[PDB]
RNA sequence: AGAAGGAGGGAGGGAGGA
RNA sequence: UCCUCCCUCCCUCCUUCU
Numbered sequence: 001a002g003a004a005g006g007a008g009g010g011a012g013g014g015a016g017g018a
Numbered sequence: 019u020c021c022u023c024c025c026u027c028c029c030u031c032c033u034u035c036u
Stems, first nucleotide, its partner, number of pairs: 001036018
Other pairs, nucleotide, nucleotide, family: none
C1' cells in the first nucleotide's frame, strides 16, 4: 500500500414486504 | 412508520492476511 472477517455509524440509487 | 434484498459512496473499531 492493498485484501478478508467481525463491529459501530453516515449518505444515496433499484426492487420487494408489513 | 418500519423491514428485507441488491447497487454506489463516506467514517470509526477489533482480528487476519499479502
An RNA structure, in which 36 nucleotides are resolved. Method: X-ray diffraction, resolution 2.4 A. The entry became public in 2010. Crystallisation conditions: 365mM ammonium acetate, 100mM trisodium citrate, 18.5% PEG 4000, pH 6.5, VAPOR DIFFUSION, HANGING DROP, temperature 295.5K. The work is reported in "Ebolavirus VP35 uses a bimodal strategy to bind dsRNA for innate immune suppression" (Kimberlin et al., Proc.Natl.Acad.Sci.USA, 2009). It was solved together with Polymerase cofactor VP35. Entry title: Crystal structure of Reston ebolavirus VP35 RNA binding domain in complex with 18bp dsRNA.